[PDB]
Context: bound to proteins that are not shown
Molecule: crRNA-linker-target hairpin RNA
C1' cells in the first nucleotide's frame, strides 16, 4: 500500500454546439 | 452616394452536452461439491507477423446443489 460492483459527489483535459462582439471579401434592396 | 440584409474567413464574451482521467463518501460480494476446456489464454513450429500446423491449462461460467 486489499480486489471487483453499485450509488453518489465533485475536478480539470481535449474537441463539438448555441446566443452575443469587431475586420475584410463578396453578393442585392432602396433614393 | 446612402444604409439594411444574407453568406465565408480572422479574433472576443457566457453557456450547454459527450468522452477521457484524477480524488472522497456509503454500501454489496470476497468460500465447499460434481460436469464441461466446441469456446477464453499459454508454450513447440515458421512467417511483412493473430495460423482449420500440434501440447497444456488442479476452470474464467448464459449453469446446477450445501
Nucleotide at each position: 500500500g486489499g480486489a471487483a460492483g453499485a450509488a453518489g459527489a465533485g475536478u480539470u483535459u481535449a474537441u463539438u454546439c448555441a446566443g452575443a462582439u469587431a475586420g475584410a471579401u463578396u453578393u442585392g434592396u432602396c433614393c | 452616394g446612402g444604409a439594411c440584409a444574407a453568406a465565408u474567413c480572422u479574433a472576443u464574451c457566457u453557456g450547454a452536452a459527450u468522452a477521457a482521467a484524477c480524488u472522497c463518501u456509503u454500501c454489496u460480494u470476497c468460500g465447499c461439491u460434481g460436469g464441461a476446456g466446441c469456446a477464453g489464454c499459454c508454450c513447440c513450429c515458421g512467417a511483412u507477423u493473430u495460423g482449420u500446423g500440434g501440447g497444456g491449462u488442479g476452470a474464467u461460467u448464459a449453469c446446477a446443489g450445501c